[PDB]
RNA backbone atom coordinates (compact mmCIF):
# COMPACT_ATOMS: atom_id res chain seq x y z
P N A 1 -0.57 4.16 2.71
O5' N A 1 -0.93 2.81 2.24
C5' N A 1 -0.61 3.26 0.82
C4' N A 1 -0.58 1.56 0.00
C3' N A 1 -1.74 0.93 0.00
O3' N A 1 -3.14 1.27 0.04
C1' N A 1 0.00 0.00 0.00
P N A 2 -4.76 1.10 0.40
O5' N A 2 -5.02 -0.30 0.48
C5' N A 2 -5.18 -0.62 -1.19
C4' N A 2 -4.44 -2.42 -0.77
C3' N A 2 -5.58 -2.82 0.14
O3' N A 2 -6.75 -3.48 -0.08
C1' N A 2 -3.74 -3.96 0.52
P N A 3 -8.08 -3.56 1.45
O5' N A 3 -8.05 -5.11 1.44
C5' N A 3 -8.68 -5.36 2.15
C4' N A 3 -7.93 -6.89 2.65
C3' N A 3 -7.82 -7.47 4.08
O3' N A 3 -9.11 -7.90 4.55
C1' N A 3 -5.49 -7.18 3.42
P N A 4 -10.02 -7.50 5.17
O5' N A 4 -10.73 -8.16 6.36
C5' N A 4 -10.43 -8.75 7.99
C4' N A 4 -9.17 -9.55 8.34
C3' N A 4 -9.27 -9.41 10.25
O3' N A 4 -10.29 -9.99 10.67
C1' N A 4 -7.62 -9.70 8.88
P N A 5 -12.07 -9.65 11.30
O5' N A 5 -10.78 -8.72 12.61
C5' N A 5 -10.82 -10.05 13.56
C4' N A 5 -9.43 -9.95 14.29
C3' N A 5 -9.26 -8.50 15.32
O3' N A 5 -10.03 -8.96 16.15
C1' N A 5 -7.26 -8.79 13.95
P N A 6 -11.57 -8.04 16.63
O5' N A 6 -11.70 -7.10 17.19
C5' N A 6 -11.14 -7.11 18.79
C4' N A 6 -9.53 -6.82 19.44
C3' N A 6 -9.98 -5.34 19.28
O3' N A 6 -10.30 -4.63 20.64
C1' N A 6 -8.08 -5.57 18.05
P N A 7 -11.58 -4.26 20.92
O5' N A 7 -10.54 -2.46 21.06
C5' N A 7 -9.54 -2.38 22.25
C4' N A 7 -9.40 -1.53 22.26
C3' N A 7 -9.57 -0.08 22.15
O3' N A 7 -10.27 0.15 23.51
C1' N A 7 -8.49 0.27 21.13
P N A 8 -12.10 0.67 23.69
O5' N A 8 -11.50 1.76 23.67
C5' N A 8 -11.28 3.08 24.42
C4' N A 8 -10.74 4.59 23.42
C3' N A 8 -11.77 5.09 23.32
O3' N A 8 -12.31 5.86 23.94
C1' N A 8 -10.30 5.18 20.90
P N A 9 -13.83 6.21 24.27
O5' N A 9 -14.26 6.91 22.94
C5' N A 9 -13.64 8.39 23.04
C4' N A 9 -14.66 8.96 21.48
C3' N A 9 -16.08 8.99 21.78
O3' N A 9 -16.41 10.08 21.33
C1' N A 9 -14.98 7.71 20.04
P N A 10 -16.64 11.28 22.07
O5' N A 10 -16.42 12.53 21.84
C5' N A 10 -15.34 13.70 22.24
C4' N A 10 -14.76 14.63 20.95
C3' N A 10 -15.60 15.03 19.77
O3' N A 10 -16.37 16.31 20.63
C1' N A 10 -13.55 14.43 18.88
P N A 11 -18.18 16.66 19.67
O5' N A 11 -17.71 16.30 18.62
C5' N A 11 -17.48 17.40 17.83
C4' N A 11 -17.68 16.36 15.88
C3' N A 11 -19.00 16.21 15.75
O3' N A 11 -19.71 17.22 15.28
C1' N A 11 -17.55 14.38 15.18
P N A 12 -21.63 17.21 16.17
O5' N A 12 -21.64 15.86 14.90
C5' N A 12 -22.11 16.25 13.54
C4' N A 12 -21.90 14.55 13.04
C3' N A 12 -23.37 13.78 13.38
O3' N A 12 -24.27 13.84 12.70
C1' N A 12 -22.03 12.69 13.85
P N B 1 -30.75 11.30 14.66
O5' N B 1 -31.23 10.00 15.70
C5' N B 1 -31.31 9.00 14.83
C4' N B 1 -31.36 7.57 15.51
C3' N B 1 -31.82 7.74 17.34
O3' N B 1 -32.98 7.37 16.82
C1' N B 1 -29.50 6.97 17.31
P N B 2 -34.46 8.43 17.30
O5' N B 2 -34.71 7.84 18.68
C5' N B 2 -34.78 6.35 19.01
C4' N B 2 -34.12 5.64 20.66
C3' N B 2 -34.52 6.35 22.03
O3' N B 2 -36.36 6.19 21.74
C1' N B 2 -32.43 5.76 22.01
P N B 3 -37.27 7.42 21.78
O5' N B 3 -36.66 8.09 23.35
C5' N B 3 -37.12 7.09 24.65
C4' N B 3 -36.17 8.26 25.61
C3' N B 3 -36.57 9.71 25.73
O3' N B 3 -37.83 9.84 26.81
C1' N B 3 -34.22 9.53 25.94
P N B 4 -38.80 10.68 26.01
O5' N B 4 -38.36 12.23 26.90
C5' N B 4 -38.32 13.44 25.79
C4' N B 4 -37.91 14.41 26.69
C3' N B 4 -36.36 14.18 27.50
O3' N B 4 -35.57 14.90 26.58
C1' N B 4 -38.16 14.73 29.32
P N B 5 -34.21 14.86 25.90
O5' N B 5 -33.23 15.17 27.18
C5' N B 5 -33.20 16.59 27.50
C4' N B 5 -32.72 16.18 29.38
C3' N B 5 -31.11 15.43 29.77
O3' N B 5 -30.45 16.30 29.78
C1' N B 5 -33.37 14.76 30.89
P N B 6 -28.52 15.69 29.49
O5' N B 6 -28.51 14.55 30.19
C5' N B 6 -28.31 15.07 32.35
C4' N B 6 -28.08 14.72 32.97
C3' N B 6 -27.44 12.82 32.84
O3' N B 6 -25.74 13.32 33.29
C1' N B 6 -29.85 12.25 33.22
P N B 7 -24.87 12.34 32.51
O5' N B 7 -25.43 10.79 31.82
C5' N B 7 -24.76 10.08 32.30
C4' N B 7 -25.57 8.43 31.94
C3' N B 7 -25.74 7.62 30.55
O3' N B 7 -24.82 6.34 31.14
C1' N B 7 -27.57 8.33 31.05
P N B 8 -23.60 5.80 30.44
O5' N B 8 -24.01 5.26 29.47
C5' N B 8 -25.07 4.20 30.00
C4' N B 8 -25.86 3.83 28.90
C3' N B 8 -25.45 2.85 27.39
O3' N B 8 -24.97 1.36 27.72
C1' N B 8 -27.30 4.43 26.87
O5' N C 1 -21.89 0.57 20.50
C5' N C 1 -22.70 -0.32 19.61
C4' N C 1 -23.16 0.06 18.50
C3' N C 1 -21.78 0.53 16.88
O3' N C 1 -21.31 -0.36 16.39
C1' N C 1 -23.79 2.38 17.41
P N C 2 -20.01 -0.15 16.55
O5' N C 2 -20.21 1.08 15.46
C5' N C 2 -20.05 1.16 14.03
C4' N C 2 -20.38 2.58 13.24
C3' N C 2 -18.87 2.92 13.26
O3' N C 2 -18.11 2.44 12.15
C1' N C 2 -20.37 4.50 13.77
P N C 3 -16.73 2.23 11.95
O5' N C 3 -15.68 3.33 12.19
C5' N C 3 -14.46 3.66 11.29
C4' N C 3 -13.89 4.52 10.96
C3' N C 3 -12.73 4.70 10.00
O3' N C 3 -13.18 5.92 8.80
C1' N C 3 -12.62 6.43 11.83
P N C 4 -12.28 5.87 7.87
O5' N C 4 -12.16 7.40 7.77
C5' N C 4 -11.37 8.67 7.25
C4' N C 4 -10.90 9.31 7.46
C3' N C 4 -10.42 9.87 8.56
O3' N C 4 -9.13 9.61 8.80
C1' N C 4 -12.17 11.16 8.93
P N C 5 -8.18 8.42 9.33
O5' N C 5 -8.22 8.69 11.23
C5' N C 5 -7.58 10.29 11.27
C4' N C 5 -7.23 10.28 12.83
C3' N C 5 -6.40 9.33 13.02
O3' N C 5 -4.61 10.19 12.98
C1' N C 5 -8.09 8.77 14.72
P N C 6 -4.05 8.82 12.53
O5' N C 6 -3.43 7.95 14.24
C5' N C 6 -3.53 6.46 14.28
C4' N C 6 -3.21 6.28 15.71
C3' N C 6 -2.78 4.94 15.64
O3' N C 6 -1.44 4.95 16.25
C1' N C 6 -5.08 4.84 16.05
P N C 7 -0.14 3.90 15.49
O5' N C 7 -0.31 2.47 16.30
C5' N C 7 -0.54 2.81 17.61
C4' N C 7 -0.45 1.46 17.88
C3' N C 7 -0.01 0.28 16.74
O3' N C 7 1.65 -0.24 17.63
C1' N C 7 -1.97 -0.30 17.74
P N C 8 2.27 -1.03 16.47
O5' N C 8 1.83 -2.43 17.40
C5' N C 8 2.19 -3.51 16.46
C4' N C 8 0.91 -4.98 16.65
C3' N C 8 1.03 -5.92 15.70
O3' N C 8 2.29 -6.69 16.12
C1' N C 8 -0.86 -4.88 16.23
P N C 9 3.36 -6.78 14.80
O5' N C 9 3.55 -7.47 14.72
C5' N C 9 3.13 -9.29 14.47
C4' N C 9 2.03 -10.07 13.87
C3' N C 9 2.42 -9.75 12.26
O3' N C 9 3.39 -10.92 12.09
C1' N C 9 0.01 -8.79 12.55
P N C 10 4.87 -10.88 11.41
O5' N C 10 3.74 -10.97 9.91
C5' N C 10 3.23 -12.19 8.94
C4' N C 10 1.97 -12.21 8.56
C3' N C 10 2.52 -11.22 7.20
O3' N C 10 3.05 -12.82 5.90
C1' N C 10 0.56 -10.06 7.73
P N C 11 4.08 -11.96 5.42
O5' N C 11 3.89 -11.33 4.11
C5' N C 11 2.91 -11.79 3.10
C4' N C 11 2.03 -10.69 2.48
C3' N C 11 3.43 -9.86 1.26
O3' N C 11 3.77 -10.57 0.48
C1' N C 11 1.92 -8.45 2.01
P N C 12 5.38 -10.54 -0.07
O5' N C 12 4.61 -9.29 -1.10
C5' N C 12 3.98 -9.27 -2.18
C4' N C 12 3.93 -8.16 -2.66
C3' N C 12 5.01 -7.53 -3.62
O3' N C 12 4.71 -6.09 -4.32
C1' N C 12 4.87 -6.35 -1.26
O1 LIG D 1 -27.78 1.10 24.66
P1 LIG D 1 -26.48 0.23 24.32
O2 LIG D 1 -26.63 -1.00 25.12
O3 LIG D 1 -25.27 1.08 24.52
O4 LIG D 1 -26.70 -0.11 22.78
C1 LIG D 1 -27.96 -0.65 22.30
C2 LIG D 1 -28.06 -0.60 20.78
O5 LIG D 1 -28.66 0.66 20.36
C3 LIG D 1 -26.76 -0.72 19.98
O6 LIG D 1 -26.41 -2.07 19.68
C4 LIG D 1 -27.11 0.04 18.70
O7 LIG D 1 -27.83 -0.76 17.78
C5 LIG D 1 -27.94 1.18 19.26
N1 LIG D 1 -27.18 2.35 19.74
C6 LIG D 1 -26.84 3.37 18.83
N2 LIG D 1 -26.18 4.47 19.29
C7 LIG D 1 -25.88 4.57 20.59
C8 LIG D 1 -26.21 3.54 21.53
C9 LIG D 1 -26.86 2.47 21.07
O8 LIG D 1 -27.15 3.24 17.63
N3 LIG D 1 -25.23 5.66 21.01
RNA sequence: UGCUGGCUAAGG
RNA sequence: CCGAAAGG
RNA sequence: CUAUGCCUGCUG